Method: X-ray crystallography, resolution 3.85 angstrom. The entry became public in 2005. An RNA structure (RNA subunit of RNase P), in which 266 nucleotides are resolved. The 2005 paper behind the entry is "Crystal structure of the RNA component of bacterial ribonuclease P". It holds a match to the Rfam family "Bacterial RNase P class A". Rfam links the family to the GO terms ribonuclease P activity, tRNA processing and dimeric ribonuclease P complex. The literature on the family includes a 1999 paper in Nucleic Acids Res by Brown, "The Ribonuclease P Database". Rfam's curators write: Ribonuclease P (RNase P) is a ubiquitous endoribonuclease, found in archaea, bacteria and eukarya as well as chloroplasts and mitochondria. Its best characterised activity is the generation of mature 5'-ends of tRNAs by cleaving the 5'-leader elements of precursor-tRNAs. It is annotated as a ribozyme. Entry title: Crystal structure of the RNA subunit of Ribonuclease P. Bacterial A-type.

[PDB]
RNA sequence: GGAGAGGAGCAGGCGGUC
RNA sequence: CGGGGGCGC
RNA sequence: GCGC
RNA sequence: UCCCG
RNA sequence: AAG
RNA sequence: CCGGACUCU
RNA sequence: GAGCG
RNA sequence: GGUGCCGGGUAACGCCCGGGAGGGGUGACCCUCGGACAGGGCCAUAGAGAA
RNA sequence: GACCGCC
RNA sequence: GGCAAGGGUGGAACGGUGGGGUAAGAGCCCACCAGCGUCGGGGCAACCCGGCGGCUUGGCAACCCCCACC
RNA sequence: GGAG
RNA sequence: GGCCAA
RNA sequence: GGGGG
RNA sequence: UGGG
RNA sequence: CGCU
RNA sequence: CCUA
RNA sequence: CCCCC
RNA sequence: UUGGCC
RNA sequence: GGUGUGCGGUAACGCACACC
RNA sequence: GACCGCC
RNA sequence: UCCGGCUUAUGCUCCUCUCC
Numbered sequence: 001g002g003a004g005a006g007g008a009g010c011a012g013g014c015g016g017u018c
Numbered sequence: 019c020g021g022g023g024g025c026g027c
Numbered sequence: 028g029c030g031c
Numbered sequence: 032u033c034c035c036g
Numbered sequence: 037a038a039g
Numbered sequence: 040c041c042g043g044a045c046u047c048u
Numbered sequence: 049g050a051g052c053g
Numbered sequence: 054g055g056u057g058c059c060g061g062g063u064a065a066c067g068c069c070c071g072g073g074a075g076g077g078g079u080g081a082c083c084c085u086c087g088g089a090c091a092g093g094g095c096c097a098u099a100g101a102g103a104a
Numbered sequence: 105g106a107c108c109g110c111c
Numbered sequence: 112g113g114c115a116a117g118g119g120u121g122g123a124a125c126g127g128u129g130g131g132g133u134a135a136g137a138g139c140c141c142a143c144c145a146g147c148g149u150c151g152g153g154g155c156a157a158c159c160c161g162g163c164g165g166c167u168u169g170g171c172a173a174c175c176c177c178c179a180c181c
Numbered sequence: 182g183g184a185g
Numbered sequence: 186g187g188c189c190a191a
Numbered sequence: 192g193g194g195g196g
Numbered sequence: 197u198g199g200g
Numbered sequence: 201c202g203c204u
Numbered sequence: 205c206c207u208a
Numbered sequence: 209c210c211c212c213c
Numbered sequence: 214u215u216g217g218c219c
Numbered sequence: 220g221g222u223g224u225g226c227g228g229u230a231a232c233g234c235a236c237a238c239c
Numbered sequence: 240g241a242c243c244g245c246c
Numbered sequence: 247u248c249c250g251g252c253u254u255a256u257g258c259u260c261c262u263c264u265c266c
Base pairs, nucleotide, nucleotide: 001266002265003264004263005262006261007260008259009258010257012246013245014244015243016242017241018240020035021034022033023032024031025030026029027028037254038253039252040251041250042249043248044247046184047183048182050204051203052202053201058072059071061069062068073086074085075084076083077082092175094171096169107118111112128142129141131139145167147164148163150161151160152159153158186219187218188217189216190215192213193212194211195210196209199206200205222237225234
């Protein structure tokens, strides 16, 4: 790095406002 | 904003 | 019901 | 004010 | 979401 | 697809 | 309850 | 009535985990697993011939 | 079960 | 008249590879792996072994029907 | 066998 | 389960 | 009004 | 007889 | 689904 | 089984 | 529907 | 035991 | 029911005590 | 929920 | 109505293993 295997968090946290 | 909970009257 |  | 749309 |  | 655990017939 | 099919 | 190899886990599992195999892929790894030493049937084709 | 063949 | 032993179809060809043997041959003997049976050694178990051996018994049951459980 |  | 309607 | 098919 |  |  |  | 009441 | 609301 | 603690299991789990 | 500043 | 677990559904950014 090509591409494949078992996996673990993850299609928004923060403050203002209808 | 919106729904439910607490509160105060 | 109203605010918060 | 607490919790979730 | 559907079995 | 499994009942848990139910609850109604 | 079923009980069988 | 659908589940299907064992033993374990579970409130139930067609679930999990660990293990017995048996194919896969060089390989890390993954895919299935009752009965055909009972009777009914068919395996196209193709081939000389498929119980 | 013997086409292509083998004694 | 022997024989299935190499090519050929096949997804599958009636045990697997290599030796000897015989007309050419086929476990037909033979060394090894492959089932089946077989008397033992594990193990809760499904099954590993490891001796004894004919030469030795296709697939489909997510098609019937056989079976043990809700 | 239904449902919630 | 309370209520109403038959 | 009742039972059985 | 017809339907659940 | 059918029968008792 | 249940009702026209 | 019929029978049987 | 039925149908509407709580 | 979710966390972490121990210990018990070959693993899945099991059992004791603590916040939410 | 939508909008806006910051990650 | 709640919980367990599989099965269908695009994108990420790390950890562990592989082969040319």

Crystals were grown from: 25% MPD, 200 mM KCl, 5 mM SrCl2, 50 mM MES pH 6.5, VAPOR DIFFUSION, SITTING DROP, temperature 303K.